An RNA from Comamonas testosteroni KF-1: 740 nucleotides with solved positions. The reconstruction used 65,386 particles.
[PDB]
RNA sequence: GGGCGACCGUGAAACGGCGCUGGGCAGGAAAUGGCCCAGUGACCUGGUCAAUGGUGAAAGUCGGUGAAAGACCGACCGGUGGGGCGUAUCGAAAGAGCGCAACACCUGCCGCACAGGAUGGCUUCUGAGGUACCGGUGACGGUACAGAACGCGGAGGGGAAACCUGGAAGCGAGGGCACCUCGGGAAACCGGGGGUCGAUGCAUAGCUCAAACCUGUAACGGCACCAGUGGAGGGUGCUGUGCGGAGCAACGUGGAGCCACAGGCAUGAAGCCGUGGUUCGUAGUCGAUGAGACAAGCGGUGAGUAAGGGAAGGGCUGCGAACAUCGCCUCCCCGAAAUCCAAGGAAAGCCGAAAGGCUAGCCGCUUUGUUGAGACAGUGGCGCCACGUUGCGCAUUAGCCGUGACCUAAACGGGGAACCUCUUGGCCGUACCGACUCGGGUGGCACCGGUCGGGCUCGAUGGCUCAAGAGGGGGAGAUGUGAUGAUUAGGGUUUGACCCGUGAUGCGAUACGACCGAAGCAUCCGGGGAGCUGUCUGACGAAGAGUCGGCAGCAGUGGGUUUGGCGACCCGCUCCGAAAGUCGCAAGCGUUUGC
RNA sequence: CCGGGGCGCCACCCCGGAAGUGAUGCGAGUCGCCAACUCGCAUCACAAGCAAACGCUGUAGCCGCGUGCCUCUAAUAGGGCUGGCGCGGUUGCGAAGGGCGCUGGUGAGUGCAACUCUCACCUUCGACCCAAUCCA
RNA sequence: AUUGAAGUU
Numbered sequence: 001g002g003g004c005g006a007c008c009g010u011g012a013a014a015c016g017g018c019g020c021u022g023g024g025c026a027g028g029a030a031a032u033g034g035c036c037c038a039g040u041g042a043c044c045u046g047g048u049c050a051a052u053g054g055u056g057a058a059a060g061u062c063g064g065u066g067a068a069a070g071a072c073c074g075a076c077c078g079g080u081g082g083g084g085c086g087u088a089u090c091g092a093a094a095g096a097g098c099g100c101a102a103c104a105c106c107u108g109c110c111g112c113a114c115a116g117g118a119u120g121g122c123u124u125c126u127g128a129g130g131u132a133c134c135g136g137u138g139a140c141g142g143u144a145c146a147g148a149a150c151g152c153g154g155a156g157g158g159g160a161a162a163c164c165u166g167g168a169a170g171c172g173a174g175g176g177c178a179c180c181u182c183g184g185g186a187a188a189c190c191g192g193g194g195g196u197c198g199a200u201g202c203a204u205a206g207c208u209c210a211a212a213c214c215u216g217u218a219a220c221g222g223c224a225c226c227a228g229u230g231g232a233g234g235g236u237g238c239u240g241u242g243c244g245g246a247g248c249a250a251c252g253u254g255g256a257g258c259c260a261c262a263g264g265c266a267u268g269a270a271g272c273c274g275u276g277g278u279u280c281g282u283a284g285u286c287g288a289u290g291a292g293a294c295a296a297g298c299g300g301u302g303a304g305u306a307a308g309g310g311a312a313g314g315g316c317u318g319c320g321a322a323c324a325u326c327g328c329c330u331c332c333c334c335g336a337a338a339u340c341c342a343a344g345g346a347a348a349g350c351c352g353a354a355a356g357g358c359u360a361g362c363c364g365c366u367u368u369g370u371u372g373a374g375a376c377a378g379u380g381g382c383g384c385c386a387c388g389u390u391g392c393g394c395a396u397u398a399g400c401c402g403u404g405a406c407c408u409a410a411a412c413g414g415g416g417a418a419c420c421u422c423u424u425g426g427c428c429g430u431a432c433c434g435a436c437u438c439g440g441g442u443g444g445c446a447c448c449g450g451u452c453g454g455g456c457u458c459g460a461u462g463g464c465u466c467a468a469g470a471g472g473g474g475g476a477g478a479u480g481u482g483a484u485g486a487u488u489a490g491g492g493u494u495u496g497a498c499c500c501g502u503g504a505u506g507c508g509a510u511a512c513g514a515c516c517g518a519a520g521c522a523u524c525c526g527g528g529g530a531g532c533u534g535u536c537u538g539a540c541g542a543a544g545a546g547u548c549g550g551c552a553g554c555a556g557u558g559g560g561u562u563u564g565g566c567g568a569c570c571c572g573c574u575c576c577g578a579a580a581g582u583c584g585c586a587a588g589c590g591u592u593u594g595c
Numbered sequence: 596c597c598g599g600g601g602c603g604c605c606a607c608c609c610c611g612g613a614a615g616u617g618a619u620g621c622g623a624g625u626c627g628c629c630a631a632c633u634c635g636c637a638u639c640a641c642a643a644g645c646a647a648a649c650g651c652u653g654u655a656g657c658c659g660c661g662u663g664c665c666u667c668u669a670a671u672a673g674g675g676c677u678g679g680c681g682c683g684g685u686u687g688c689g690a691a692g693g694g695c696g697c698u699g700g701u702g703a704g705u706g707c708a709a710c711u712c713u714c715a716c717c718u719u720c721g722a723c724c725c726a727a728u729c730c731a
Numbered sequence: 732a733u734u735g736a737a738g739u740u
Stems, first nucleotide, its partner, number of pairs: 003207002007414004016044002018041008046407005053401003060076005077108001078106004084100004089096002109245005114216004119212001122201001124199002130145006150172003156165003175197003179194006221239006247392009257382005263273003276516002279514004284376003292371005297365005308333003312330003320729001321740003325736002339346002349358003419472007426464003430460001432454005438449003444604002479586006490576002498528004503524005531554003536550005556573006564629003587652006594645002596612001598610004616640002619637003623633003653688010663676004692725003695721002699717006
């Protein structure tokens, strides 16, 4: 002690949940919902490769035109957007509901994904917690149940203490449901009666947050604006839905863009260094008599908002630095109506009833003022557009299911030491440990005085390196060598678990590009591999074969008497084998001190 | 400073250590063998070694091979998910932080009486609670 | 009684 993420085994199957059908229970005027039993499933529940199989959609409507019309062009219906005018309404106003006409935008349909709200049971808390049953002498273990948020509260639990936790009752409060019914309404909405509801997933991303019902911007927080202004805390915009419905893959010819070439020492702005590999390059033209930037002047062009479209751009606000997002601001195309009038215009940059001007912006140039060394280019990559060719397809299509092999950061299970507490037993031998602000000694410290708790008579106080049990605990890269955990969990047998290669091939290193390429990984090819020669000797099975005690040589295998290697002496052993945690010994860093 | 005694105990009589620091050879441990690995003192060379007491040894990451995701680009490129995870290599930083309480102790006044309460402190222990992690 | 607001390293 971070929400979780150590090792091993099964594994997309099983447990569990969820949907549907049928039968019951409590409550209620009924309905939604809640609880129990049985059956069932295109659900939660995955990825890669290979084959043949089952089901299987769609373009708002009407016309014209097209080889074929969901697709091209008209008419109409529907939905949203900024404005104008009214009211049957709600509000102090903003603003909201409804109605009328014009304009702008939208496949409105199907499949999949994504997002919002209530419950649900999944990770983690509550929790070493409480209640009932069962199993234990016991500490305790297995099942089932119990929390709208929120505040007070103290039974229980953890810790040595400070403190922490607290569905255990009890006392305050009456909310959400994009839930069920009944009334008032045109609607925004208002009222009566019911069901259900612990916290966290405000974890950017591997794991949980799922399935299930409804909804498609209706949601928390954040910016900008409007009205009040003592706040009559009320509103508006954005954040706040996407992808595909026929093209896709590869190969050539062009067009125009984008990304990388770091850093350091130096500097008439040159030169040098920058790899595991002296193994190969990083050219050339301009430039401190001035490359690129920031403002002025010069001229031209010069305004157009609501909606729509751009491989379009942005400062500030964080302790600091990085990439991101929201709001807000800027630039380029195309571009309207409703409504007024002096019928030319406004709405639609600013002043103007119109003639008229003005300013924002868009460009290129000597030049003016500050700054200051790079710009073009070269090398290596990336996609976009157009033109052609070869294949797969465009309804029996997309989507959803079905079969085989392999795999695993879903799911389900296994073991785990040190250390800290608690329970039940076998023992040993002596017959006290606390306190205390009560004392003193005492160079001083040691030292000791008192005073209460409880004293055994067959039991209080020290120790077994006591014996067996029960809870908590155990999952987080980088100095070298060991011991424990552990000859444990797990796995395998001559199909073969598991180990080795000084063999071959491919990928594979630190400025940019190219080449060789260590460790590691992936295939091919070789091997070792389950104590060997004694089945020497004794038991059990049964009467022998066989199984298990002992064992002659010990091929081996390691560890000590410890040395680098041939290999001297002693000893254990015969299938391979983890992880979390806990203990040393060596190497490095930092303080003390004096030799 | 830490060792060593004689000191109940230190108070003290002394002393010591690798010596303000160490190469090259003579004497030596393992072995049957080829011949290997390490310690006292000497011609002497030279700058802090710690006798011990100790306190610690973690982190920023980066590249390659397998296996996956989020964000952002028209893509290449950029930033992350414990260095994403498993396996190897590699470049630097360190060699280390607070609060709560406690075995303690220091220097004081005060619960009428002091380790006994508090005020200031030298600490130690305890993932007791937090650390920051780009980053401090 | 803080600067427009911030998510992750």
The organism belongs to Comamonas testosteroni, within Bacteria. Method: electron microscopy, resolution 2.67 A. The entry became public in 2025.